[PDB]
Context: bound to proteins that are not shown
RNA sequence: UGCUUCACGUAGGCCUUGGAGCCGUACAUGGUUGUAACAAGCCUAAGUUUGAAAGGUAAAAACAAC
Numbered sequence: 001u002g003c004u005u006c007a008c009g010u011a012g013g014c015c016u017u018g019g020a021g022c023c024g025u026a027c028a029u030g031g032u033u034g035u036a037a038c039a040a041g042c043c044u045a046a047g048u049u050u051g052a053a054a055g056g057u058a059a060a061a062a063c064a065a066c
C1' cells in the first nucleotide's frame, strides 16, 4: 500500500480469581438398591483463645446384587 487501531519503546502501579455462564491441578469429583457415621465436617457448654465426656445431623473410606 492494505480489511484496521485510533496509543510516543522498555519496567512499574492488588481484597473477594466478573469480561472464561464452556478454560484450568490440587478433589465429597464414577451411577441405582440394601449393610456403612471409628476418620472428616455441621449444630448443642463460654463477652474470649477450655477441640475432654455426652446428645442429633452426618456415608468419606469399605461389603454383597446390575
Stems, first nucleotide, its partner, number of pairs: 031066004041057004
Other pairs, nucleotide, nucleotide, family: 017024cWW036061tWS045052tWH046050tWH059060cHS
The PDB entry is titled "Cryo-EM structure of Cas13h1-crRNA binary complex". Solved structure of RNA (66-nt crRNA), 66 nucleotides shown. The reconstruction used 207,575 particles. The structure was determined by cryo-EM at 3.1 angstrom resolution and released in 2024. Primary citation: Chen et al., Nucleic Acids Res. (2024), "Molecular mechanism for target RNA recognition and cleavage of Cas13h".